[PDB]
RNA sequence: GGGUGAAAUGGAGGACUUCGGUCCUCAAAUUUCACCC
Numbered sequence: 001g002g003g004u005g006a007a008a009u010g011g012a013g014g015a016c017u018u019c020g021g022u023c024c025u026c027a028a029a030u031u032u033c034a035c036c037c
Base pairs, nucleotide, nucleotide: 001037002036003035004034005033006032007031008030009029011026012025013024014023015022016021
C1' cells in the first nucleotide's frame, strides 16, 4: 500500500425439547467484531 472471513438479531410454514436448545423447506435481509498479502 491493500484484501478477507466471522458473530448474533430475524419474514412464511412443520416437528421434536432439559423450554436452554435442535432440526427441514423457500429466497435470502439487518447490527457489530475479527483475520489475512